[PDB]
RNA sequence: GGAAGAUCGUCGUCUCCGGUGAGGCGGCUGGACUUCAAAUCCAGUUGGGGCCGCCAGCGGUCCCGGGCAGGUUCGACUCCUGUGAUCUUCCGCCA
Numbered sequence: 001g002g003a004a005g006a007u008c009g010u011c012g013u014c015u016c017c018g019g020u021g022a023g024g025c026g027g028c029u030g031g032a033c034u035u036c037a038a039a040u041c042c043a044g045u046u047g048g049g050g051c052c053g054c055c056a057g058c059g060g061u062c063c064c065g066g067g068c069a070g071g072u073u074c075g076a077c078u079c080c081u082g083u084g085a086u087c088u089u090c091c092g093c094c095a
Base pairs, nucleotide, nucleotide: 001091002090003089004088005087006086007085008084011026012025013024014023015022016021019074027045028044029043030042031041032040046065047064048063049062050061051060052059053058067083068082069081070080071079
């Protein structure tokens, strides 16, 4: 380099899921409590970008998001088509 393949949500993992998501488990933050925990109930757990004034461990706006795009469809994490990150396996590198 070629071919075959796996995985990559919203804190992590599993079950899914064509009605714009759901559920379990765990983790983390906050509350009751203490020196802090553990335990027992409660409450919560979307991120990243472009453009603009500081870099401030920022402030506004607008957008996009199940790796990154497109197509389907009234509506896609789920259907379909390309391709990337890491990675398994086989093959080959010959001035």